Keywords: SRP, SRP RNA, SRP19, SRP68, ribonucleoprotein particle (RNP), Arginine-rich motif (ARM), RNA BINDING PROTEIN-RNA complex. This is an experimental structure of RNA (SRP RNA (124-mer)) with a sequence from Homo sapiens, with 124 nucleotides shown. Rfam match: Metazoan signal recognition particle RNA. Rfam's curators write: The signal recognition particle (SRP) is a universally conserved ribonucleoprotein. On this family, see Batey et al., Science 2000: "Crystal structure of the ribonucleoprotein core of the signal recognition particle". The family has 91 seed sequences and 383,523 matches in Rfam 15.1. It was solved together with Signal recognition particle 19 kDa protein and Signal recognition particle subunit SRP68. It comes from the structure "Structure of the human SRP S domain". Crystallisation conditions: Ammonium sulfate, Sodium malonate. The organism belongs to Homo, within Eukaryota.

């Protein structure tokens, strides 16, 4: 120097779906009680969730682990205010606390894919 597999090291790109139960938010559309706030129930649809089978699924798709959830948009618990009410209490929600369950977004994992180091080696 050529060939052979390991080792070193930062990147890129990706990262499936369906059933049974149950569960959460949301939206529509009927009753039914009320002087309100609000109380009772019957349906339709959405989203997402948590685990039980699974597959005309992968090149691989865990049923991972975080983080935002603001200027209004997630759910909740909501001081103050505030709105309804004679109050009792109630709605709606800020500040603030919070998350299995809008939506977003890193980590880890998995596959593809660029690379990097010694000038290692195995054996010429």
């Nucleotide at each position: 120097g050529a060939c052979u597999a390991a080792g070193u090291u930062c990147g890129g790109c990706a990262u499936c779906a369906a059933u049974a139960u149950g569960g959460u938010g949301a939206c529509c559309u009927c009753c039914c009680g009320g002087g309100a706030g609000c109380g009772g129930g019957g349906g339709a649809c959405c989203a997402c969730c948590a685990g039980g089978u699974u597959g005309c699924c992968u090149a691989a798709g865990g049923a991972g682990g975080g983080g935002u959830g603001a200027a209004c948009c997630g759910g909740c618990c909501c001081a103050g205010g505030u709105c309804g009410g004679a109050a009792a209490c109630g709605g709606a929600g800020c500040a603030g606390g919070u998350c299995a369950a809008a939506a977003c977004u890193c980590c880890c994992g998995u596959g593809c894919u660029g690379a990097u180091c010694a000038g290692u080696a195995g054996u010429u």